[PDB]
RNA sequence: UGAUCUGGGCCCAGUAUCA
RNA sequence: UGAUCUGGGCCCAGUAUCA
Numbered sequence: 001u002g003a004u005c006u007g008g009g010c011c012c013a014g015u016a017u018c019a
Numbered sequence: 020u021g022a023u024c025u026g027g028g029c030c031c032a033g034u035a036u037c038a
Base pairs, nucleotide, nucleotide: 001038002037003036004035005033006032007031008030009029010028011027012026013025014024016023017022018021019020
């Protein structure tokens, strides 16, 4: 330095749910 | 309106991993 993994942020969505 | 879930783009983080 790249790639993957984990946790996040901002968006876009929904032949997924909750209140 | 708020939270969750799933897929995606961009971005942050790491004493996860492989080059």
Shown are 38 nucleotides from a PDB entry: RNA (Zika virus stem-loop A (SLA) bottom stem) with a sequence from Zika virus. The structure was determined by X-ray diffraction at 2.09 A resolution and released in 2024. Keywords: Zika virus, Flavivirus, RNA structure, stem-loop A, RNA. The 2024 paper behind the entry is "High-resolution RNA tertiary structures in Zika virus stem-loop A for the development of inhibitory small molecules".